Context: one part of a larger RNA, bound to proteins that are not shown
RNA sequence: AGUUACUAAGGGCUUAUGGUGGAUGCCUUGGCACUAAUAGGCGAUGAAGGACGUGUUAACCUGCGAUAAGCUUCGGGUAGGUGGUAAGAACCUCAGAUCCGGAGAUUUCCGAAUGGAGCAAUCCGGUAGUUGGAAACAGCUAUCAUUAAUUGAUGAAUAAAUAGUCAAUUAAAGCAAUACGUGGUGAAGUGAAACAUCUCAGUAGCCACAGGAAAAGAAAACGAAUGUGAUUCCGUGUGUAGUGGCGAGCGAAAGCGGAACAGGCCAAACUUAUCAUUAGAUAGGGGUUGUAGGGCUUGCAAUGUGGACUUGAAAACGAUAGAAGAAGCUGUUGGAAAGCAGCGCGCAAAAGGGUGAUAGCCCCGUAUUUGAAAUUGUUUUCAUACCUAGCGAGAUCCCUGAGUAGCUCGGAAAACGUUAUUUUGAGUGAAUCUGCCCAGACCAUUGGGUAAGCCUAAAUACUAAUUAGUGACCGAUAGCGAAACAGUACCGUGAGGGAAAGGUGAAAAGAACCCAGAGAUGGGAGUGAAAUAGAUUCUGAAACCAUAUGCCU
Numbered sequence: 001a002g003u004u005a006c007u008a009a010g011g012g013c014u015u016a017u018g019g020u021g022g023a024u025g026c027c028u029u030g031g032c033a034c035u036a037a038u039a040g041g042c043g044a045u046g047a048a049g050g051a052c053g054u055g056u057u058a059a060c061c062u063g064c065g066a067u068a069a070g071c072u073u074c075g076g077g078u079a080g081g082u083g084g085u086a087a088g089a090a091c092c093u094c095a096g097a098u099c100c101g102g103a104g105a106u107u108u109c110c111g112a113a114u115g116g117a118g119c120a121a122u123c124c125g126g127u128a129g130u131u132g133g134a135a136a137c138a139g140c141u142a143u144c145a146u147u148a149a150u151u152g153a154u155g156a157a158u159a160a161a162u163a164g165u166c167a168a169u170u171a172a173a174g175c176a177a178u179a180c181g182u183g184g185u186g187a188a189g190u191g192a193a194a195c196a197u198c199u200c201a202g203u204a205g206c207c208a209c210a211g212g213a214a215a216a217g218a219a220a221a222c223g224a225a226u227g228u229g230a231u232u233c234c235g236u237g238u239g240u241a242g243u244g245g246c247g248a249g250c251g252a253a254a255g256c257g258g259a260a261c262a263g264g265c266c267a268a269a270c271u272u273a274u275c276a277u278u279a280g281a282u283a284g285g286g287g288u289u290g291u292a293g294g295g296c297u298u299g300c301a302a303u304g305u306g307g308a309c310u311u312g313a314a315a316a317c318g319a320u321a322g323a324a325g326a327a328g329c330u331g332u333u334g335g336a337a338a339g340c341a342g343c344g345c346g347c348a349a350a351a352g353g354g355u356g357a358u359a360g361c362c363c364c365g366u367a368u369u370u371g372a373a374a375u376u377g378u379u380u381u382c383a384u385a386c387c388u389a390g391c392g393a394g395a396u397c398c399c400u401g402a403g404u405a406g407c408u409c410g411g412a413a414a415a416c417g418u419u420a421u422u423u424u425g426a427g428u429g430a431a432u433c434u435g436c437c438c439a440g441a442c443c444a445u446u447g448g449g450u451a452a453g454c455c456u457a458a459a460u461a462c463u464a465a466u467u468a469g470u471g472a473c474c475g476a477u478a479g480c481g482a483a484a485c486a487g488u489a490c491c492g493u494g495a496g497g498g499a500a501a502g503g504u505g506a507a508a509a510g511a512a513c514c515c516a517g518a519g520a521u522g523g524g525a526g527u528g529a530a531a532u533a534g535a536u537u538c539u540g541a542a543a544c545c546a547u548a549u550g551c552c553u
Base pairs, nucleotide, nucleotide: 010553011552012551013550015548016547017546018545019544025538026503027502030474031473032471033470034469035468036467037466038465039463040462041175042174049110050109051108052065053064054063059085060084061083062069071104072103073102074101075100076099080092081091082090115124116123117122125144126143127142128141129140130139131138132137146172147171148170149169150168151167152166153165154164180211181209182208183207184206185205191198195245221228222227232259233258234257235256236255242250243249263455264454265453266401270285271284272283273282274281290433292400293399294398295397296394297393298392300390306387307386311383312382313381314380315379316378317377318376319375320374322370323369324368328343329342330341331340332339344361345360352364353363354362406428407427408426409425410424411423412422413421414419435450436449437448438447439446490497491496510537513524514523515522516521
Other pairs, nucleotide, nucleotide, family: 008010cHS014549cWW020543tWW021542tHS022540tSS022541tHS023540tHS024539cWW028475tHS028476tWH030479tSS031479tSS040177tWS040212tHS043112tWS044114cWH046112tHS047113tHH048111tHS050121tWS053068tSS055083cWH056090cWS060485cWS074373cSS075321tSS077098tHS078096tHS078097tWH079093tWS080097tWS102374tSS110120cSS133135tHS133136tHS145173tWH155163tHS156162tWH157161tWH158159cHS158160cHS177179cHS179212cWW180461cSS181214tSS186202tWS186204tHS187203tWH188201tHH189200tWS190199cWW191248cSS198248tWS202203cHS211213cSS212461tWS213460tWH216231cSS217230cSS218262cWS218456tWH219229tHS220405cHS220436tWS220449cSS221448tHS223225tWS224439cHS230458tWW231459tWW237254tHS239251tWS240252tWH241251tHS242415tSS244247tHS244248tHS244417cWS247417cWW248417cWW259459cSS260458cSS262456tWS262457tHS263308tWS265288tHS267288tWH267289cWH268287tHS268399cSS269286tHS269294tWS279281tHS289290cHS289400tWS292433cHS302304cWS304389tWS305388cWW309385tWS310384cWW321371tHS325349tWS325367tHS326346cSS326349tWS327360tSS333337tWH334336tHS334357tWS335356tSS336356tSS339358cWS346350cWH348367cSS349366cWS351365tHS355359tWH372373cHS402431tHH403404cHS403429tWS404430tWH404452cSS405429tHS413418tWH419420cHS419421tHS424425cHS463464cHS474478cSS476483tWS478483tWH481486tSS482486tSS486500tHH487488cHS487498tWS488499tWH489498tHS492494tHS492495tHS504508tWH505509tHS505530cWS507528tWS509533tWW510534tSS510535tWS511525tWS511534tHS511535tHH512525tHS517520tHS526534tWW527531tWH528533tHS
C1' cells in the first nucleotide's frame, strides 16, 4: 500500500418489570318515575325557619329546651341499656330497665313579633300584685301592638247631636306544597322566510283571595224536531261549518257514545205585633213559578215520605305498637359450604335479608290465624231536633227582582280580526201575562224560555308528606346540584352562582417484637386462605416516567 471489528457520550425497536392514574368490571343505608290507599295544612294557647344553650362525652352531627341526650301516664314487649365517629372509666336494670305505640308536661331568645326601639337572636321599659330593704332598689308572677265588628262611658268647634277619646268582648294578621283554582294586570324573543294587522298569548312575570279541591251550575237554554231537558270531565263529530294583510295561521257550537247525577231557598203581593207608627223600618206567618205560578174567598184529602240535616246511644269495618308461625343430616374440594353428591322432610310459607361462596328445611322473616288500655277515620241501626206534601171551585182583583233590559259613542268575550248572543267606561232610557226575551241583520206567523236575587255534593285538577310495593329506570363523568356533615367548601357588596369526593378483610385478628434511621418509614417476625389484601386499603387500562436480556445506530 488494500479490505478490515470491537466505541455507545446518548438514542431507536421487541419483550419483561416497577412507579404515577383511576378507565373497565362487580356492588351500594343513595336518586328517578309511578301504582294502590291515607291525608291535603301549621299559627296570637306564638307558626314555618333560625340563634343560643344542654353530656360523666374534644369537636362535629342528631335529640332536646333552664324539667334541656330527657319528665308523667296508659298499652306492647322483654334481659339488656347509658345516640354515631367509641374503646375505656362510672352507673342503671327482673318492685320489670333501654326500646315501640297512643295521650300529656316543660318548651330560652329572634322571627306575623304584637310594651317601645333596633344594625335579628340585643337594648330600654310601664301597670297590677306579692317577698326582702329603712327607701332608692332588687327578686318571683300576670298584663301592656294595630286594624275591623259589637257594646258601654265620656265628649269639640256649637244648644242639641255627630266628629273625636277611653274601656270591655270577639276575629284578622304570617308561613308553605319549586303542585293544582279563581280574579286583576299583562309583555317580549319568535313565526309570517322583511314588517306594522295577526301570531306568539291571554303564555311568562307582578299582585289579591282561598280551598282541600276550586270554578261552574238548575234555561229570559239548545236548536229545527210528533226533539233534548242543571253544571263538570272523556271520545267522536273534524282539522268540519266558519274565521284569517282570506297570508302565516286559528278553530268551535249542535248531535251521538260514556263517567256521575240533586235540586233547593229568598223579594213582592196578603197578613200579625211594635217603633213621636209621617215607616218608606224591625221581628213573625204566606211564596218561589212557564203544559204560567202565587196571593184573595170557599171545600175535599193528608198525617205520611224524603233531605245536601242537630244531638245522643249501639254495632260493624279499619288506622296508629304487636303474638304465634312447618320442614336436614352425612361425605368431598375448600380458610370457611349454604356449592357438589347421597339419602330424606315441610309447604295457605319457593317474597326478601343475613349467615366465612350459590340455603325452601341455620337465623330473622313471609303465607295463614290473631290481638288495642288510649286517640282517630268510614259505614249501618234506633230515637231525637229543622226542613219537607195532593187534587178541585169561584173571583177577573193584586204580586212576579228598574238606572234594569234595550239604544248611542269607544272597547272587549266567544272559533270569529266585533257581530245575531254575552259583558261595560260615558250618555239616555222601557213594558208589566193580550207582558218581556230568544230561534246570526230586520219585520210578520209559528214555536221555545221566564233576565235584571242567592246556595248547591258527585264525577274533574295536583302531590311537599305518611304506609306498602313496582320498574326490559341510574349505578359514582350516571341518577336529584347534593350516596360523605351539599346548597357545604368556595366566588360576589348584594341579589345570585356553585363543586369534587363511596368499596381493607369472614372477623382488626390494624402488624406485639428485632434491625437501620432523629422520626415518619422501610426490611424481617406475627395474625390471616391471601400482606403484591397494611389503613396510599375491591379490580387497576392507556397516555407518562424509569430499569434490563437481544439487535441496530
Molecule: 23S ribosomal RNA, nucleotides 8 to 560
Organism: Mycoplasmoides pneumoniae M129